Primary citation: Carbone et al., Nat Commun (2021), "Time-resolved cryo-EM visualizes ribosomal translocation with EF-G and GTP". This is an experimental structure of RNA (tRNA Pro) from Escherichia coli K-12, with 77 nucleotides shown. Method: electron microscopy, resolution 2.9 A. The entry became public in 2022. Among the 52 different proteins in the entry, which are not shown, are 30S ribosomal protein S19, 30S ribosomal protein S4 and 30S ribosomal protein S17. The depositors describe the entry as "Post translocation, non-rotated 70S ribosome with EF-G dissociated (Structure VII)". It holds a match to the Rfam family "tRNA". Rfam classes the family as a transfer RNA.
C1' cells in the first nucleotide's frame, strides 16, 4: 500500500454467522471463617458492544464510513 481480521464488564475470552433480551472466568464489593492475613465459603454489583452514519418497526449483529492493533505480500527485470 491492498486483503483479511479483529475491537465486547478493570483483565482475557464467548454471542455477531442465521436481527428483538449481551455472557464467561478473574478481579471488584458485602458479609463469613481465623489471633490476623492469604486460601476457602456464601452473597451481590458492574457493560451495554471502538467510534459515525445508514438500512429496518426494531442493530453488539446486516451494509458503509473512518479509526485503532494484527496478519498476509508490496514482485520478475
Nucleotide at each position: 500500500c491492498g486483503g483479511c481480521g479483529a475491537g465486547u464488564a478493570g483483565c482475557g475470552c464467548a454471542g455477531c454467522u442465521u436481527g428483538g433480551u449481551a455472557g464467561c472466568g478473574c478481579a471488584a464489593c458485602u458479609g463469613g471463617u481465623u489471633u490476623g492475613g492469604g486460601a476457602c465459603c456464601a452473597g451481590u454489583g458492574g457493560g451495554u458492544c471502538g467510534g459515525a452514519g445508514g438500512u429496518u418497526c426494531g442493530a453488539a449483529u446486516c451494509c458503509u464510513c473512518u479509526c485503532u492493533c494484527g496478519c498476509c505480500g508490496a514482485c520478475c527485470a